[PDB]
Context: bound to proteins that are not shown
RNA sequence: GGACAUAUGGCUGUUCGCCAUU
Numbered sequence: 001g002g003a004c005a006u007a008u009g010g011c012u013g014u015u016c017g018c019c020a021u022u
Stems, first nucleotide, its partner, number of pairs: 007021005
Other pairs, nucleotide, nucleotide, family: none
């Protein structure tokens, strides 16, 4: 590199993000 893994939530009705600690 690729697998295996990768908690639980909050965020203002024109997205691709920003936060909390368990």

Keywords: DEAD-box helicase, RNA, ribosome biogenesis, ATPase, RNA BINDING PROTEIN. The RNA has 22 modelled nucleotides. Crystallisation conditions: 20 % (v/v) PEG 3350, 400 mM KSCN, 100 mM Tris, pH 8.0. Released in 2022, the model rests on X-ray diffraction data to a resolution of 2.5 A. Entry title: DEAD-box helicase DbpA bound to single stranded RNA and ADP/BeF3.